[PDB]
28S rRNA, nucleotides 1312 to 2356 from Homo sapiens: 898 nucleotides with solved positions. Primary citation: Holm et al., Nature (2023), "mRNA decoding in human is kinetically and structurally distinct from bacteria". The sample was in a buffer at pH 7.5. The depositors describe the entry as "mRNA decoding in human is kinetically and structurally distinct from bacteria (GA state)".
Context: one part of a larger RNA, bound to proteins that are not shown
RNA sequence: ACCCGUCUUGAAACACGGACCAAGGAGUCUAACACGUGCGCGAGUCGGGGGCUCGCACGAAAGCCGCCGUGGCGCAAUGAAGGUGAAGGCCGGCGCGCUCGCCGGCCGAGGUGGGAUCCCGAGGCCUCUCCAGUCCGCCGAGGGCGCACCACCGGCCCGUCUCGCCCGCCGCGCCGGGGAGGUGGAGCACGAGCGCACGUGUUAGGACCCGAAAGAUGGUGAACUAUGCCUGGGCAGGGCGAAGCCAGAGGAAACUCUGGUGGAGGUCCGUAGCGGUCCUGACGUGCAAAUCGGUCGUCCGACCUGGGUAUAGGGGCGAAAGACUAAUCGAACCAUCUAGUAGCUGGUUCCCUCCGAAGUUUCCCUCAGGAUAGCUGGCGCUCUCGCAGACCCGA
RNA sequence: ACGCAGUUUUAUCCGGUAAAGCGAAUGAUUAGAGGUCUUGGGGCCGAAACGAUCUCAACCUAUUCUCAAACUUUAAAUGGGUAAGAAGCCCGGCUCGCUGGCGUGGAGCCGGGCGUGGAAUGCGAGUGCCUAGUGGGCCACUUUUGGUAAGCAGAACUGGCGCUGCGGGAUGAACCGAACGCCGGGUUAAGGCGCCCGAUGCCGACGCUCAUCAGACCCCAGAAAAGGUGUUGGUUGAUAUAGACAGCAGGACGGUGGCCAUGGAAGUCGGAAUCCGCUAAGGAGUGUGUAACAACUCACCUGCCGAAUCAACUAGCCCUGAAAAUGGAUGGCGCUGGAGCGUCGGGCCCAUACCCGGCCGUCGCCGGCAGUCGAGAGUGGACGGGAGCGGCGGGCCGGAGCCCCGCGGACGCUACGCCGCGACGAGUAGGAGGGCCGCUGCGGUGAGCCUUGAAGCCUAGGGCGCGGGCCCGGGUGGAGCCGCCGCAGGUGCAGAUCUUGGU
Numbered sequence: 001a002c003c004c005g006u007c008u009u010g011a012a013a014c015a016c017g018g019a020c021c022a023a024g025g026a027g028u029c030u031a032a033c034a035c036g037u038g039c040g041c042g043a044g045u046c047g048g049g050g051g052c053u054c055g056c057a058c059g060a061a062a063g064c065c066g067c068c069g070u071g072g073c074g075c076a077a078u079g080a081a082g083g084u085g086a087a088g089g090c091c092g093g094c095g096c097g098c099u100c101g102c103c104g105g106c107c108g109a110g111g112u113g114g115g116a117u118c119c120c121g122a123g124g125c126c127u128c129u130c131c132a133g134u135c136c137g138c139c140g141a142g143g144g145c146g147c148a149c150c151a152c153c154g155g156c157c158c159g160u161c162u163c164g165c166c167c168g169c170c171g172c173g174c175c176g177g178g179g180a181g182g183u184g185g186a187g188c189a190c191g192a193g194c195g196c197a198c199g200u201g202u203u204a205g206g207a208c209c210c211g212a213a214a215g216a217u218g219g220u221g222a223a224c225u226a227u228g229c230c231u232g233g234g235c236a237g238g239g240c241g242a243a244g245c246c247a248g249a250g251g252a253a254a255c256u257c258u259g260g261u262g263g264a265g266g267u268c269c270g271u272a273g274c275g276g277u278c279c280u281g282a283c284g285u286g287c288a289a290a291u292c293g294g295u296c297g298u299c300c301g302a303c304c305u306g307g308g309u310a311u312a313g314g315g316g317c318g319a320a321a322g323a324c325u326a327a328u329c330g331a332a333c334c335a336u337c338u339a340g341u342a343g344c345u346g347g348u349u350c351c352c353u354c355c356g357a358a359g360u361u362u363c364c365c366u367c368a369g370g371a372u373a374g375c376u377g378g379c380g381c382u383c384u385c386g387c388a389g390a391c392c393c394g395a
Numbered sequence: 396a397c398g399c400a401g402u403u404u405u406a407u408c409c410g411g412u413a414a415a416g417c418g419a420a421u422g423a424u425u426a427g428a429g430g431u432c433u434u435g436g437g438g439c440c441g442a443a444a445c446g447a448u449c450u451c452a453a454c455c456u457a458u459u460c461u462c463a464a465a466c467u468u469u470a471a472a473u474g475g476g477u478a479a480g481a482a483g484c485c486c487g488g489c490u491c492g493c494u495g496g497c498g499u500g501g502a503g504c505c506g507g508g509c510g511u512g513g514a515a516u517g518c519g520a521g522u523g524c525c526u527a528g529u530g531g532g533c534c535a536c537u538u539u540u541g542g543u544a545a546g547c548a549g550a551a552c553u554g555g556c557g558c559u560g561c562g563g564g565a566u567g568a569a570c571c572g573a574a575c576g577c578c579g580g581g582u583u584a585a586g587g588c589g590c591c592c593g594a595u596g597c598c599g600a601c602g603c604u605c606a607u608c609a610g611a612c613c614c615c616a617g618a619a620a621a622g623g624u625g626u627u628g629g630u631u632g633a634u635a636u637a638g639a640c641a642g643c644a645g646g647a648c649g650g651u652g653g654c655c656a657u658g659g660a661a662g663u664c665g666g667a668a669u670c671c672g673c674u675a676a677g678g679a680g681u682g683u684g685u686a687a688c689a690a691c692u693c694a695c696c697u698g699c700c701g702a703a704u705c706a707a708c709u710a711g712c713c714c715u716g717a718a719a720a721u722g723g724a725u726g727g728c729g730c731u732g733g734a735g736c737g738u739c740g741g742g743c744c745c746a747u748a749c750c751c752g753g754c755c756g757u758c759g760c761c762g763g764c765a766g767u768c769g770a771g772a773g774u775g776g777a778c779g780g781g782a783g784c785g786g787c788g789g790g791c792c793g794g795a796g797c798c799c800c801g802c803g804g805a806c807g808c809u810a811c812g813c814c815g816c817g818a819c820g821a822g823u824a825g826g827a828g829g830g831c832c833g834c835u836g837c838g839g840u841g842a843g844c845c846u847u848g849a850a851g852c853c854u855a856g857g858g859c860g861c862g863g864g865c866c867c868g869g870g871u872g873g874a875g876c877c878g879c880c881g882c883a884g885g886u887g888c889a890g891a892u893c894u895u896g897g898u
Base pairs, nucleotide, nucleotide: 003018004017005016006015019898020897021896022895023894024893029205030204031203032202033201034200035199036198037197038196039195040194041193044073045072046071049068050065051064052063053062077084078083088107089106090105091104092103093102094101095100110153111152112151113150114149118144119143120142123139124138125137128783129782130781131780133778134777135776155188156187157185158184159183160182161181162180163179165178166177167176168175169173208347209346211344215337216336217335218334219333220332226311227310228309229308230307231306232305233304234303235301237269238268239267240265244261245260246259247258248257249256250255273298274297275296278294279293281292282291313329315325316324350830351829352828353827354826355825360373362371363370364369374529375528377525378524379523380522381521382520383519398518399517400516402515403514404479405478406477407476408475409474414469415467416466421463422462423461426458428456429455430454434452435451436450437449440446483509484508485507486506487505488504489503490502491501493500532556533555534554535553537551538550540548541547561572562571563570576754577753578752579751580750581749582748586744587743588742589728590727591726595741597740599739600738601737602736603735604733610730621715622714623713625712626711627710628709629708630707631706632705633704634703642699643698644697645696646695649671650670654666655665678693682691683690755820756819757818758817759816760815762814763813764812799803832887834884835883836882837881838880839879840878841877843876844875851871852870853869854868856867857866858865859864
Other pairs, nucleotide, nucleotide, family: 004890tWS007011tWH008010tHS009532tSS009568tWS025888tWS025891tHS026347tSS026888tWH027348cWS028207tWS042192tSS043074tWS043191tHS047049tHS047066tWH069070cHS072194tWS076085tSS079081tHS079082tHS086187tWS087108tWS097098cWS109189tSS115147tHS115148tHS116146tHS117145cWW121141tHS122140tHS127777cWH132779cWW136775cWS205207tHS210345cWW212341tWH213340tWW214338cWW221313tWH221326tHS222225tWS222311tWH222316tWS226317cSS236270tHS241263tWS241264tHS242263tHS243262tHS251253tHS251254tHS272299tHS276277cHS276295cWS277295cWW283288cWS287291cWS302319tWS312315cSS312325tWS313332tHS314331tHS317323cWW318321tWS351862cSS352861cWS356824tHS357823tWH358374cWS358529tSS358557tHS359557tHS361372cWW376526cWW389392tHS397519tWS410473cWW411412cHS411470tWS412471tWH413470tWS416419cHS417463tWH419467cWS420466cWS424460cWS425459cWW427457cWW431433cHS431453tWS432454tHS433453cWW438448cWS439447cWW441445tHS480483cSS480513tHS481510tWS481513cWH494499cWW510512tWS527825cSS528824cSS533569tWS536552cWW539549cWS542544tHS542545tHS555569cSS556568cSS559574cWH562585tSS564614tWS566616tWH567615tWH567616tWH570613cWS572584cSS583746tWH585745tWW587594tWS588594cHS593744cSS606731tWW608717cWS609733tWS611729cWW619717tHH620716tHS635702tWS638700tWS638701tWS638702tHS639701tHS639703tWS646676tSS647694tHS650651cHS651679cWH653667cWW653679tHS657659tHS660664tHS661687cHS661688tWS662680cSS662682cWH662691cWH663683cWH663690tWH677678tHS680681cHS684689tHS685687tHS722723cHS723724cHS725728cHH729734tWS765810tHS766773tWH767807tHS768771tSS769804tHS799802tHS801803cSS822823cHS830863tSS832863tSS833886cWS845874tWS846874tHS848872tWS848873tWS848874tHS849873tHS849875tSS850872tHS860862tHS860863tHS889890cHS
């Protein structure tokens, strides 16, 4: 020192799975997209489709094309669209008074704060000493040019709005262009992309693996059972005693009484048959995926039964129990669609190292689920902080 | 130092909970008192009429009792924000279409100057991308809602469990201590030290407690109101050598049978008064008693006696209160000069915590090494003059080689390598790195292995590696197999009422 795996706030649990062992057994591949990393080339980049090389072990490879770059993506955005479509600052010469407009010049993607790095650097450090020099490092206050990037101001393009004047001419127009101040844009402001590869994440796909109840299409079944039809077979022995009939007696008649005969009935007792009440008997890993024993219901009828034949699945058939339709029925069976879908259950396979949660927010026909923010990891990148010293030695 | 902070300080602002308050508002609420205008009632005189007068209310005034989550004048603690400079300050100038009596106001821009970096403490910061899992929670202190309550349901705050072992609590998810690489020594925490069981086997200290249900350590695993002439303290009174308390004995009187009431009530059914000659005392009576009496008796006081005593209350331990189902639980045994309860001392025990040291890994260090440089060599010291000193050339005028008796001097540096220093190490879900971990096949490579014995399989054989795993020996076997550099994947099983086969 309790048994693992698992779900769980909580498992040694009287939670589930696991008798044992072997072998098999579960994040894949394709397309797309994102970012990160590697490589090539770079305002481009890429032949992937085609063609050429007297196809062909490898070679279905490889190499080449360039007036094969067609095309893709990138180099330009914006608007619903017609369409429009990214450069300004100084020096003057003027005009005008907008705070602007015409000309010549220069420059060339503005400015501010920060800014790795780089540049300059007074002053310092020292040799056996003094005089001034040279090679010559480090320390260096302070200043300068400022990468990328950040923030802020200004500018440029397109949409839209307010405002106000001016200009153009083959179109004098319901024509065209310009300014200024705002505001909408996934724009510009000396490109960064393309191709290939790898990884991680996301998705459509069987989609990590196994799993429904279901749905559809086409077929096979009435050898069981249900019902109709055809054609066959079968049902001891007894009880009761319907109608009809005969004789006798009574009666005016109507009719009545008595005895007998007769043999009817979804009649009774009870066999064979058919069925299946109760013992809630036997059995209940059985003789049997429904049987057995005793006891029972019925046993001339709406009776029992063989064979032939008919009805077939949302169909049949049903003296009706959702019963029966081949051990299957509140919708048979077989194959396919189909690896159907599952916010649900189960499982999910080597080691060490480092970091390490959440059950909270908002929205959701949301409450066993998601999206969202938080919490996590990974990858970085931008900087800061070094020293007196081969040794020791702060300076 | 760029800057920052789950922290203080300084300055300043915020708030309406706790508490408090109600002779402050709003609402609730008890009592008495005084006024008394009016308003009502009762009642009386008057009574023909007003009118007089008293009472009770209402009403007003001053007080008084008690309260508020959804009241409030007040008003904390804890708490929230901001500031504590260089993006500051100071001076000069310029721009504006805003503003305007005014170069006014404001803002912006430009140039210069100023570091005592303008609280403490600690710490290196900033920034982007991609991103999994989670989105059932639960517990404890304190606050807190519903509920009689709940191991109940719901919040706040911080910590914790979940994800986490370890020492203690017998046992236990949450408690107390403390968080974890593999070890040795030392020391502790919480908790303990009769024996289980490490440590009191101390001549431990001072008490308290006897249980015929004793008691015995956070959470925590059993108890209340109430009671005890058990005992131990403590509080407030009272009596007492002028004689108490206990005990043994006497008195316990008159008014008066106090008043009312009552049938009875003479101290003793009830309600109020509860006073006086008489002494040592005797009451308007503490009880028994009667229909009322009577009677007894008590307080009060005296005789005997000769030192303390009486009453109430309080809180420690103990006891009563105290009843449940299998036989049972301070953990057990047991423990009573304690092994119980309270206050205390010294010592001692051991955790994965703390200290010191070893080893492993991780992380950090703008970390070191290309100088393999046994002449290298390594602050900045040289050179050329002019002038010299200190030592080396006084018979003062006096300036040489780097190498060599030795021909030599370890290792290193797969730079993806090697070396040094410091701090660190928990982990589910999840992420990432490394793998000279493992399987199968492909391109290379090992002038690889193999019938002198491959793969496989067996093994109380020998070893390595933290581990995944691997190497070798022996046996069996009988034909193939492996290392390294890359490539590729149907690549690793304990589970799935997994599949198939076997037992």
Released in 2023, the model rests on electron microscopy data to a resolution of 2.64 angstroms. An Rfam search finds the family "Eukaryotic large subunit ribosomal RNA" in it. The family has 88 seed sequences and 107,465 matches in Rfam 15.1. The entry also models potassium, magnesium and zinc ions.